[PDB]
RNA sequence: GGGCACGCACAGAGCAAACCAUUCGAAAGAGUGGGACGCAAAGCCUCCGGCCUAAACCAUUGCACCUCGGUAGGUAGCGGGGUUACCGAUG
Numbered sequence: 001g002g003g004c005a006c007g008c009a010c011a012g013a014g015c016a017a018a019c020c021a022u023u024c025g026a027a028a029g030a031g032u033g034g035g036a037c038g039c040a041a042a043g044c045c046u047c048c049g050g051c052c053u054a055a056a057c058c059a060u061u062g063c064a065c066c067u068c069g070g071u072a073g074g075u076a077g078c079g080g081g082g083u084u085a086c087c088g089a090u091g
Stems, first nucleotide, its partner, number of pairs: 005090001006088002014039002019034006037077001043083003047080003050075004057070002
Other pairs, nucleotide, nucleotide, family: 004091cWW010087cWS016035tWS016036cHS016037tHS018035tHS025027tHS025028tHS027053cSS028073tSS038042tSS039042tSS041043tHS041084tWH046048cHS047076tWH090091cHS
């Protein structure tokens, strides 16, 4: 020097909760702008689990009282996983 991990910092940077304005959306939610609760990936990705929506479409005339169709869309700032990256007190 590179590449793997790590977060008690140090030294440069970044993102943006709530609220408001506005747009998209059936909705949950998202975009943009203002704005900061926090974030070591709070950069990016639904593959797995969770949670949220459930209008329209298809199935369904069905006897419950723990809840339970498909389909579809969300949340990456709910996790796991994948993938990209700064610093150096460190296995």
This is an experimental structure of RNA from Vibrio cholerae, with 91 nucleotides shown. The work is reported in "Structural Basis for Molecular Discrimination by a 3',3'-cGAMP Sensing Riboswitch" (Ren et al., Cell Rep, 2015). The entry also contains U1 small nuclear ribonucleoprotein A, not shown here. The structure was determined by X-ray diffraction at 2.08 angstrom resolution and released in 2015. An Rfam search finds the family "c-di-GMP-I riboswitch aptamer" in it. The family has 155 seed sequences and 5,092 matches in Rfam 15.1. The family is grouped with related families in Rfam's "c-di-GMP_I riboswitch clan". About the family: GEMM was predicted in a large-scale screen for bacterial structured RNA regulatory elements. Genes associated with GEMM are involved in a diverse array of functions, including chemotaxis regulation, signal transduction, secretion and chitin. Crystals were grown from: 0.1 M Na-citrate pH 5.5, 5% PEG1000, 35% iso-propanol. The PDB entry is titled "20A Mutant c-di-GMP Vc2 Riboswitch bound with 3',3'-cGAMP". NCBI's taxonomy places the organism under Bacteria, Gammaproteobacteria, Vibrionales, Vibrionaceae, Vibrio.